This is an experimental structure of RNA with a sequence from Mus musculus, with 29 nucleotides shown. The depositors describe the entry as "SINEB2 element of the long non-coding RNA activator of translation AS Uchl1". Released in 2017, the model rests on solution NMR data. The entry is an ensemble of 10 models. The 2018 paper behind the entry is "Structural determinants of the SINE B2 element embedded in the long non-coding RNA activator of translation AS Uchl1".

[PDB]
RNA sequence: CCUCGUGGUGGUUGUGAACCACCAUGUGG
Numbered sequence: 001c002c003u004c005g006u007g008g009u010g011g012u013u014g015u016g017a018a019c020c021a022c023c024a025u026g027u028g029g
Stems, first nucleotide, its partner, number of pairs: 001029002004026010
Other pairs, nucleotide, nucleotide, family: 003027cWW014016cHS
């Protein structure tokens, strides 16, 4: 530089269930 798994936190509209931002950690080329 390219590439893929996992965990934590904040904001907005909303009382629906969607939208946005931040941090930690592990894989392969």